The RNA (H/ACA RNA) has 72 modelled nucleotides. Entry title: Crystal structure of a substrate-bound Gar1-minus H/ACA RNP from Pyrococcus furiosus. The structure was determined by X-ray diffraction at 2.11 A resolution and released in 2009. The entry also contains Probable tRNA pseudouridine synthase B, Ribosome biogenesis protein Nop10 and 50S ribosomal protein L7Ae, not shown here.

Context: bound to proteins that are not shown
RNA sequence: GGGUCCGCCUUGAGUGCCCGGGUGA
RNA sequence: AGCAUGAUCCCGGGUAAUUAUGGCGGACCCACA
RNA sequence: AUAAUUUGACUCAA
Numbered sequence: 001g002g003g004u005c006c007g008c009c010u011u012g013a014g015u016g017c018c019c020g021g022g023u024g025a
Numbered sequence: 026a027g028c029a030u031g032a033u034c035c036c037g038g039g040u041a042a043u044u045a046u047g048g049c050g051g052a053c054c055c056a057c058a
Numbered sequence: 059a060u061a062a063u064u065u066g067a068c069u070c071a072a
Base pairs, nucleotide, nucleotide: 001055002054003053004052005051006050007049008048009047010072011071012070013069014068015067016040017039018038019037020036021035022034041064042063043062044061045060046059
C1' cells in the first nucleotide's frame, strides 16, 4: 500500500399502519 | 353493506435490511491454491 | 455521511 471481516457517521416528537389489552357491531 | 377469522372507539406498544462510494475506530491476511 | 436498491411509508423539531 491492498483485500476481507466487524462497528460507527444523530436523537426526539408526531401521522400512517399493525399488534396486545378493553369494548363487541 | 363490508363485518364475530372482529365494525367502532379508548389505552399502550411496535415498525427491516442490503449495495456502492467516502470518512473514522478495531480484527485478520497479503494468499495464482 | 452521500447515492441507490427492495411491491409501504410520511411529516416536524433540535